Background: The RNA with a sequence from Saccharomyces cerevisiae, together with DNA, has 95 modelled nucleotides. Taxonomically the source falls in Saccharomyces (Eukaryota, Ascomycota, saccharomyceta, Saccharomycetaceae). The depositors describe the entry as "Complex structure of trailing EC of EC+EC (trailing EC-focused)". The work is reported in "Structural visualization of de novo transcription initiation by Saccharomyces cerevisiae RNA polymerase II" (Yang et al., Mol.Cell, 2022).
Context: bound to proteins that are not shown
RNA sequence: CCCCACAAAUCCCAA
DNA sequence: CACTAGTGCCTAAAAAAAATTTATAGTGCAAAAAAACCAA
DNA sequence: TTGGTTTTTTTGCACTATATTTGTGGGGAAGGCACTAGTG
Numbered sequence: 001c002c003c004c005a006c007a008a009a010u011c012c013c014a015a
Numbered sequence: 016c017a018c019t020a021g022t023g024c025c026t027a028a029a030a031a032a033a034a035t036t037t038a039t040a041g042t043g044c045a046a047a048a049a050a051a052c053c054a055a
Numbered sequence: 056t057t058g059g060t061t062t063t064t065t066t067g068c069a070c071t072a073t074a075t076t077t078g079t080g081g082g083g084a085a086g087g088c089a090c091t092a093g094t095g
Base pairs, nucleotide, nucleotide: 002082003081004080005079006078007077008076009075010074016095017094018093019092020091021090022089023088024087025086026085038073039072040071041070042069043068044067045066046065047064048063049062050061051060052059053058054057055056
C1' cells in the first nucleotide's frame, strides 16, 4: 500500500 | 585463462486440459421471425 | 395465386448492482537473463 482471511455490532417483540 | 556470482538492464515466459459455477433482477439494444399489402 | 414487400412482434443478450460500522494480521512487492569481476 492493497488484497484476502479473521472476529465482534445490530441477541427482538408486542399483550 | 576459465567458472560462477553480483549487480544492472529489460522484455517476455504462447501452453491449452478445460470454458466454472454463484443469482436476479430488471431494460435498453439488436436481431429473428411472424404477419399484413399488393403486385406480378 | 403466391411470393416480394414493409411492418410488427418477439426473443435474445448484454448490460449493473448489489446494509452500516470498526480492529488485526498475514502476506509479498518482477522474474529473467546479460555483462562483467573476483577467484581458482